Shown are 34 nucleotides from a PDB entry: RNA. Method: solution NMR. The entry became public in 2010. On the sample the depositors note: RNA was prepared by in vitro transcription using T7 RNA polymerase and DNA oligonucleotide template. The entry is an ensemble of 10 models.

């Protein structure tokens, strides 16, 4: 230098509600790896 794992906001889909889902170029760690 790059990557994985994992969390965040912010941002959008489907909706009348609750609810549900991710595509958005934004960032970090507890952890981990060439």
């Nucleotide at each position: 230098g790059g990557a994985g794992g994992u969390a965040g906001u912010a941002g959008g889909u489907c909706g009348a509600a609750a609810g549900a889902c991710c595509g958005u170029u934004c960032u970090a760690c507890a952890c981990u790896c060439c």

About this RNA: Cevec et al. published it in Nucleic Acids Res. in 2010: "NMR structure of the let-7 miRNA interacting with the site LCS1 of lin-41 mRNA from Caenorhabditis elegans".